[PDB]
RNA sequence: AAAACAUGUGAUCUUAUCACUUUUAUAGUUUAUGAAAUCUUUAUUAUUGUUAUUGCUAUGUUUUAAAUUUCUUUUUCAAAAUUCAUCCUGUUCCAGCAAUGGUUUUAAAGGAACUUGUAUAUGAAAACCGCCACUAUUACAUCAACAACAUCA
Numbered sequence: 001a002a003a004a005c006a007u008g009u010g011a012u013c014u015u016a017u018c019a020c021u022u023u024u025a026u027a028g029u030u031u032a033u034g035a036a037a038u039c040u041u042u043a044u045u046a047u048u049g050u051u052a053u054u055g056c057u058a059u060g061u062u063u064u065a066a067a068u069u070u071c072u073u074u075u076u077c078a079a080a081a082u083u084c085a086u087c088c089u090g091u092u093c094c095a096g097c098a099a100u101g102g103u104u105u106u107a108a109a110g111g112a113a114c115u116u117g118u119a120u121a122u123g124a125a126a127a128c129c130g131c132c133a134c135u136a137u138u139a140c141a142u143c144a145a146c147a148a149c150a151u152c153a
Base pairs, nucleotide, nucleotide: 003062004061005060006059018049019048033085034084035083036082091113092112093111094110101129102128103127104126105125
């Protein structure tokens, strides 16, 4: 330092249900938000006041450390300060050029921005292709040989 006691700065209020220091006690709070994201937790609240415990600042005796640690607003808060994306895609600058029997036409997982936004998908081929000029005609009948005897045990 609990405690019974002399008895004291007003025996008891660490008061905080209220406005600042340490650094906030809890989350969403989603302006691109899935995360980084001062928010974000440790809290002895050690700053004084109208303020329920009430002006209230608050000496302590001693028991062979020893009988012994957390305000939950007292400015906090909240992602609005900052960063990568494509998280819920969307417009530009470029780029080997997309689709073939052949000619012309034409996308990006390659990179910058997303001042008061996000709800997702949909496969995503069109027009055309110089003419000349090559290859094309006949019938069957009108014919028909080989070996029939020359070789001979």

Method: electron microscopy, resolution 3.49 angstroms. The entry became public in 2020. Solved structure of RNA (INTERNAL RIBOSOME ENTRY SITE) from Halastavi arva RNA virus, 153 nucleotides shown. Ions in the entry include zinc. The entry has 80 different proteins, among them eL33, 60s ribosomal protein l41 and Ribosomal protein. Keywords: RIBOSOME INTERNAL RIBOSOME ENTRY SITE RNA DICISTROVIRUS Halastavi arva virus Intergenic region pseudoknot CrPV IGR IRES SERBP1, TRANSLATION. Abaeva et al. published it in Cell Rep in 2020: "The Halastavi arva Virus Intergenic Region IRES Promotes Translation by the Simplest Possible Initiation Mechanism".